[PDB]
RNA sequence: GGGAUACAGGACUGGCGGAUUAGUGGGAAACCACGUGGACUGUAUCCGAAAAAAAGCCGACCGCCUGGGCAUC
Ligand code: AMZ
Numbered sequence: 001g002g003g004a005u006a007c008a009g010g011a012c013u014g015g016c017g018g019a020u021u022a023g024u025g026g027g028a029a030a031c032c033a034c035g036u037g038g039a040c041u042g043u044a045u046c047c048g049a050a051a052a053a054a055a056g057c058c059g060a061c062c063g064c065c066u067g068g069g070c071a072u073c
Stems, first nucleotide, its partner, number of pairs: 002047008012037001014065005023034004056070003
C1' cells in the first nucleotide's frame, strides 16, 4: 500500500412540505443549544487474493429549497 475491528478525535448536523410516527427548546433572522446521524483524519489489532476511472463521499426516506464540510491532517 488493500480489506474489518476496536478505540480516540471529528467537520457538517439547515428550511418548508409529506405518515399515527422523519427530535426537543428558543430566536424577527434556511440559524443557536442540546440531542441524533455522521463521512473523514490520526492511531493500535488481526487479515492476504486484486479490479482501476466512471458527474465522487456526509446529515433527511421523499419533494421543493438554502448553506456547508470532506476527500486537501
Ligand atoms: O445547513 C444547511 N443549510 C443545509 C444542510 N445541512 N442544507 C442542506 N443540508 C444537508 C441536508 C441534506 O442531508 O440535511 O445537506 C443534504 C442536502 O440534501 P439534498 O438531498 O442534497 O438536497
Keywords: ZMP, riboswitch, RNA, one carbon mechanism, AICAR, ZTP, Complex.
Solved structure of RNA (pfI Riboswitch), 73 nucleotides shown.
Method: X-ray crystallography, resolution 2.94 angstroms. The entry became public in 2015.
Ren et al. published it in Structure in 2015: "Global RNA Fold and Molecular Recognition for a pfl Riboswitch Bound to ZMP, a Master Regulator of One-Carbon Metabolism".
Rfam match: ZMP/ZTP riboswitch aptamer (pfl RNA motif). Its family is annotated with regulation of purine nucleotide biosynthetic process and one-carbon metabolic process in the Gene Ontology. The literature on the family includes a 2019 paper in Acta Crystallogr F Struct Biol Commun by Jones et al., "Co-crystal structure of the Fusobacterium ulcerans ZTP riboswitch using an X-ray free-electron laser".
It comes from the structure "The structure of A pfI Riboswitch Bound to ZMP".